[PDB]
RNA sequence: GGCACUGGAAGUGC
RNA sequence: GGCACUGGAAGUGC
Ligand code: B2R
Numbered sequence: 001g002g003c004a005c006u007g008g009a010a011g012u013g014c
Numbered sequence: 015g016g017c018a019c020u021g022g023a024a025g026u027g028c
Stems, first nucleotide, its partner, number of pairs: 002028005010020005
C1' cells in the first nucleotide's frame, strides 16, 4: 500500500 | 505531419 479524479503549444534525439 | 526516449512516496475528493 483502498477507490476515483487532477496540466504540457513540455524537454531531448531524429 | 510522424517516430523514439524522459519524473511522482504528488495533490484533491470519497
Ligand atoms: C494522472 N498528475 C497531475 C493525471 C493529472 C495531473 C494527472 C496522473 C497519474 N497524474 C496526474 N498533476 C498535476 O496536475 O500536478 C500539478 C502540479 C505540478 N505541475 C508541474 C508543471 C510542469 O510539469 C508538467 O506539466 N508535467 C506534465 C504535464 C503533462 C503530462 C502528461 C503526461 C505525463 C506522463 N506527464 C506529464 N507531465
Overview
Shown are 28 nucleotides from a PDB entry: RNA with a sequence from Homo sapiens. The 2025 paper behind the entry is "Naphthyridine carbamate dimer ligand induces formation of Z-RNA-like fold of disease-related RNA and exhibits a molecular glue characteristics in crystal lattice formation". The organism belongs to Homo, within Eukaryota. Crystallisation conditions: 0.01 M Magnesium acetate tetrahydrate, 0.05 M Sodium cacodylate trihydrate pH 6.5, 1.3 M Lithium sulfate monohydrate.